[PDB]
This is an experimental structure of RNA, with 24 nucleotides shown. It was solved by X-ray crystallography to 3.56 angstrom. It was solved together with Interferon-induced helicase C domain-containing protein 1. Entry title: Structural Basis for dsRNA duplex backbone recognition by MDA5. Crystals were grown from: pH 7.0, VAPOR DIFFUSION, HANGING DROP, temperature 293K. The 2013 paper behind the entry is "Structural Basis for dsRNA Recognition, Filament Formation, and Antiviral Signal Activation by MDA5".

Context: bound to proteins that are not shown
RNA sequence: AUCCGCGGCCCU
RNA sequence: AGGGCCGCGGAU
Repeated sequence: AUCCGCGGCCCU
Repeated sequence: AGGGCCGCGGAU
């Protein structure tokens, strides 16, 4: 310099 | 399902 995966919380 | 936001992990 980021990628990748996971998860919360909002709002329509 | 969209956008916004928050976070952890694994990469180089």